[PDB]
Context: bound to proteins that are not shown
RNA sequence: ACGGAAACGCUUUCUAGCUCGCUAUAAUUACCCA
RNA sequence: AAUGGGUAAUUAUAGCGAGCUAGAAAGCCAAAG
Numbered sequence: 001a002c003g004g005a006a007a008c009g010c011u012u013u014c015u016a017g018c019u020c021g022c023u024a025u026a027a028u029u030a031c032c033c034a
Numbered sequence: 035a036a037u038g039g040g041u042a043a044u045u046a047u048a049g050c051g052a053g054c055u056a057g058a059a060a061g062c063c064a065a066a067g
Base pairs, nucleotide, nucleotide: 009062010061011060012059013058015056016055017054018053019052021050022049023048024047025046028043029042030041031040032039033038034037
């Protein structure tokens, strides 16, 4: 002779499922300069 | 007329730019006493 002694805020848990980087688009035009 | 050569313009344009579902449950505890 401490409202104190002992005591894990701990266990489990997929940031996952679905989803076309896609749509249109003649590397073409002009024909000339000294 | 030949002979020398190319020169100018376009270099991506218009879009969509994320949508939907889930947003913590079940235990311990508490309840059941």
Source information
Shown are 67 nucleotides from a PDB entry: RNA (crRNA; CTR1) with a sequence from Streptococcus thermophilus ND03. It was solved by cryo-EM to 3.2 angstroms. The sample was in a buffer at pH 7.5. The PDB entry is titled "Cryo-EM structure of type III-A Csm-CTR1 complex, AMPPNP bound". The entry has 5 different proteins, among them Type III-A CRISPR-associated RAMP protein Csm3, Type III-A CRISPR-associated protein Csm2 and Type III-A CRISPR-associated RAMP protein Csm4. Lineage of the source: Bacteria > Bacillota > Bacilli > Streptococcus > Streptococcus thermophilus.